[PDB]
Context: one part of a larger RNA, bound to proteins that are not shown
RNA sequence: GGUAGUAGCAAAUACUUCAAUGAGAACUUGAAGGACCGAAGUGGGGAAAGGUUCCAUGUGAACAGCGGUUGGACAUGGGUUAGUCGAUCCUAAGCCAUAGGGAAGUUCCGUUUCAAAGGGGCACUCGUGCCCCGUGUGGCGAAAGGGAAGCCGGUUAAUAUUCCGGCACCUGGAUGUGGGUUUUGCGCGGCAACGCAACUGAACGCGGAGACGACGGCGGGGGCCCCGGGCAGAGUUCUCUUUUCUUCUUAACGGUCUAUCACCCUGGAAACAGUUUGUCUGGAGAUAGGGUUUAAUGGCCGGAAGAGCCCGACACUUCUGUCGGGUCCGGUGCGCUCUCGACGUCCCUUGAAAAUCCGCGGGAGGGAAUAAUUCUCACGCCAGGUCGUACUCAUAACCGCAGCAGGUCCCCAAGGUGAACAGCCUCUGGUUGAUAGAACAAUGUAGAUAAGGGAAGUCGGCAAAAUAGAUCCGUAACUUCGGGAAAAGGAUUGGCUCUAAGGGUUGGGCACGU
RNA sequence: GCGUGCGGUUAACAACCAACUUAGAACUGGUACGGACAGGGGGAAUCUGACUGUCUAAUUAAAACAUAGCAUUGCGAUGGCCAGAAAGUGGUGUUGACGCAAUGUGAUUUCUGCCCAGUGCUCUGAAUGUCAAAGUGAAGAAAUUCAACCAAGCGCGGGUAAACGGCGGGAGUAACUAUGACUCUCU
RNA sequence: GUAGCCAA
RNA sequence: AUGGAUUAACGAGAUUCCCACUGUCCCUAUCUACUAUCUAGCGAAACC
Repeated sequence: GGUAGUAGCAAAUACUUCAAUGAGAACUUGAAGGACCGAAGUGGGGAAAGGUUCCAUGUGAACAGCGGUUGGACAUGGGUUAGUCGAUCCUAAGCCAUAGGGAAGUUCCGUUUCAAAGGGGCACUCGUGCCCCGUGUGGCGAAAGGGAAGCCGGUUAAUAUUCCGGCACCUGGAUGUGGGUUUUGCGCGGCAACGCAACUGAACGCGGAGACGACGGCGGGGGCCCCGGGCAGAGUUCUCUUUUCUUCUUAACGGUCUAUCACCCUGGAAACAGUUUGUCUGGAGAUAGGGUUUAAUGGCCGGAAGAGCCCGACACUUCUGUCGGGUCCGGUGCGCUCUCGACGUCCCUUGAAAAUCCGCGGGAGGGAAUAAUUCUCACGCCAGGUCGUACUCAUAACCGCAGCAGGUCCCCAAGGUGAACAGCCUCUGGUUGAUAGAACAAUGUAGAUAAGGGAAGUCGGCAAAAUAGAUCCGUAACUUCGGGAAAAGGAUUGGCUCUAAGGGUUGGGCACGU
Repeated sequence: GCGUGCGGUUAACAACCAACUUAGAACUGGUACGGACAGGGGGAAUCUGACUGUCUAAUUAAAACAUAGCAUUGCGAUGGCCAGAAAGUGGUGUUGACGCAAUGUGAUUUCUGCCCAGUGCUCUGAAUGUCAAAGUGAAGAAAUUCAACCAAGCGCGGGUAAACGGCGGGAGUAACUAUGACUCUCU
Repeated sequence: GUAGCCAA
Repeated sequence: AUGGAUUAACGAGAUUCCCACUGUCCCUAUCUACUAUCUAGCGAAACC
C1' cells in the first nucleotide's frame, strides 16, 4: 500500500432555553430550568508518590481518539512568612565504628570483649602532692511510638495554629521590688485523711510518672441529631396553614464553686446488713453520720462583645462607608460520635524501651538582729537559630508505556423509612465530565411478560421461577447431649378511632432555744 | 433558718413534669397490606474431609496442606540440633526433660488377625580372620625387598523397633542346641 | 435367641 | 449404660431422589434500553 473512509469512537441514568464572547460554540461563561452523587459521597482535609501541576494574564500550531473561544496544554510573570505545627531530641526491631581475632585479599566477625577506654574533690609545708567513686563505653535507626509551649477574629489572585490585631504560654539566663521566714534560726493549721502564696537541702539511695492487650455491658461530660416559646428576615397563600425555613455563637489561657473511685474520724453489726443491669463488700471494722482528696470537655466570672452573625435606615462616579436594633429562654433520649470512670471476661497469649520530669530518705553545706536570706510565692528584666510549609491525593496532578472502568494508607460523616454507616428518597457541599444527530430491520448484549400443560427439555432442573422481614402455634430421626432448628408444617400483617399497662421530681405534726 | 426531746408510717395522698414500647377492641378500603426496596426454597439419603483456617497472583479451592489429639526417636551441657571460608565466630540460648529437636499419624468414638527371628536395629563379647599411614625386625654396599605387629569399620559370635518381613494349625518322639527330621490327625 | 451369653 | 467406623456437627467438595416452582420444553410471540443501521467529525489492526 490493499484492507478502508472500514472495525469502531455503545459501563459510570441527562440534558434544555436565552444572552454574551468569538471567524467559528452540544462539550466557554452568566442567568434560567431539569437531574445525579446522597455523609463507607462525585463533600471537606491529610500520609506515600509527584514537583509547580497552584494563581493572574495572554495564546497560532501540536495535545485534550468529536469540536474548542476552554484546559492539568502552550507563553510571560506571581505565589509557600513559625520559640508554640512537624523535622531536629529519645530509644524499638535492627544497622555501623572502636578493642581484639580471622582472611592471599576485596573484607568477615565482634558492640562489652582477654582494652591502662575517667569523673569528681581537696591542698600554706618534707609545698610540686593527696583523697573519693565504679558504670561502663561511640554513633545511626520512627514527618503513625515517646515528646516543653498558641488560641480567637480578620486578611490574599494565590500562604496562613506561620501574616495583622487582641489575648496567652514554654524553656533558659541574670538580677531587683513586694511579700514570706528567722532573737524558740530553716512556716503555720487540722484527731486524721490533709490544707494553705511562699516555707533550706549536696553526696549517695528509694519511689513515682513517661509506660502500654483485646472484648462486653453500665454511668458522667462535650459535640451532633430532635422538640417548644420569643425577636428579626425569607418563602407559601384558589382554599388551608398563629404556618414552613434561616441567624440566635463564645476559643486558648486563668480565677472560683462543684463533680464516681478511694481515704480519714466516731462507733461496733445475726432478726446479718449494705448493694450492682451484671453478687460483690464488711470484727483485717460494714451500715449510718460527719469529713479529706484524684478527676471537667460542668456552673459562674475574667478573656468578651469591643468580636462574629442577623435585620433595618441613609450615603455612595469612584475613593469610601456611616448610624441604629438585636443576638434570648427552656425541654428530651436503650439516639450517633468522641472522651472519661467504675466494673467484668479471656490467655500453656499477660500485652516496648529510652530521653525526660517530679516526690521522698539522708543531712553535707549554708544560714539573723553591722539584720540575714542559697524563699519550687507574686510582679518585673533579657533571649529563642536551621529546614519543610503552594497544589493534587486520584474515572486527569501517584503506579500500571496514556488524561487507562485496574490498583493505592487514614480523619470528619446530616434528615426520612428501617433492626440497621442495607436498599430507596432528601439538606450542606459538589458535579452535570465522559463524540454527537436521526431512524427503530435482522442477529446480538442487558432487562421483562406470556394461555394450557408442568422437566415431556437437557449428559445433567444449566438458567429462571418459587421462598424470604416481623408476631404467634408448632417442630422428627440422628447426636460427641452442646446440637440438629429459622428443621418440617401452619395462622397472621394496611388505614383510622380508641382503651389498658409499663415512669421522674417535690412535699409531713408538736414543746422549747432560736 | 437550724438544734434537740418527742410523736406517725393510708404520702395507700397531692402538685408538677416526661418519653418510647407492649397488649387489647371497634370501625373501614381492598385484585395487593414486610404493597417499592430489602429479603432462607424446603426435604430423604450416599460418598467424602472432624470442625474454624490455608495454597497453585494469570486455566485446577479440593478427599490437597495445616490443626488440636495420639505415637515413636535423640539429647543431662566437654551435650543435642544447626550455621560459617575461618575466627578470641554465630544461632537455638533471657534455653535445661511439664524442655528442645526430628519424624509418623491426624478431633471424639472405634482400634491393635495370631506366632517368630531372614533383612535390618544395636552389643567395647571374644578373636586377629581382613587389616592404611606411622612405627618394629631381618637381608643387602645401597636403592630396595621380605617379615611379623596392626586402630576404626567389616567379619565372627550375642540380645531386638521385632520396623520391614515371613507365617495353616495341634501333638509327639529315635534326633537331642540352632535348621530339627519322621510319623499321627484337624472341619 | 424372632433375639443369647458374657463383659464397666 | 454400652457392645460402636452404619461416627454427630460443619462444607462455594462429588452423587441419586421427592414436594414446591417455573418459557427447560410443546412453541413460539411481544415490549424496553444500548448497539448494529444512516449522517457529521475522527479513524486503526490482523492478514496479504
The depositors describe the entry as "Chaetomium thermophilum pre-60S State 1 - pre-5S rotation (Arx1/Nog2 state) - Composite structure". Shown are 757 nucleotides from a PDB entry: RNA (26S rRNA, nucleotides 1426 to 2323) from Thermochaetoides thermophila DSM 1495. Primary citation: Thoms et al., Embo Rep. (2023), "Structural insights into coordinating 5S RNP rotation with ITS2 pre-RNA processing during ribosome formation". It was solved by electron microscopy to 2.12 angstroms. Ions in the entry include magnesium and zinc. Rfam match: Eukaryotic large subunit ribosomal RNA. For this family Rfam cites "Crystal structure of the ribosome at 5.5 A resolution" (Yusupov et al., Science, 2001). Among the 54 different proteins in the entry, which are not shown, are 60S ribosomal protein L8, 60S ribosomal protein L13 and 60S ribosomal protein L28-like protein. NCBI's taxonomy places the organism under Eukaryota, Sordariomycetidae, Sordariales, Thermochaetoides, Thermochaetoides thermophila.